[PDB]
RNA sequence: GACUAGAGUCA
RNA sequence: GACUAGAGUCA
Numbered sequence: 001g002a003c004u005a006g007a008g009u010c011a
Numbered sequence: 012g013a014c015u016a017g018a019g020u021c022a
Base pairs, nucleotide, nucleotide: 001021002020003019004018007015008014009013010012
C1' cells in the first nucleotide's frame, strides 16, 4: 500500500 | 453513511 471477518459509538 | 480500538492474510 492492498484484501477479509467480527466488536464499540453516532447517523 | 461516518467515527474509534483490536484480530487474520499478502506485497